[PDB]
Context: bound to proteins that are not shown
DNA sequence: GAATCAGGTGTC
């Protein structure tokens, strides 16, 4: 750098 | 539903 696939807030 | 703020793993 590509394709995914999450995790934890915040909010309009 | 729609934007934004931050960290992290599978593999190509």
């Nucleotide at each position: 750098g590509a394709c995914a696939c999450c995790u934890g807030a915040u909010u309009c």
Primary citation: Nowotny et al., Cell(Cambridge,Mass.) (2005), "Crystal Structures of RNase H Bound to an RNA/DNA Hybrid: Substrate Specificity and Metal-Dependent Catalysis". An RNA structure, together with DNA, in which 24 nucleotides are resolved. The entry also contains ribonuclease H-related protein, not shown here.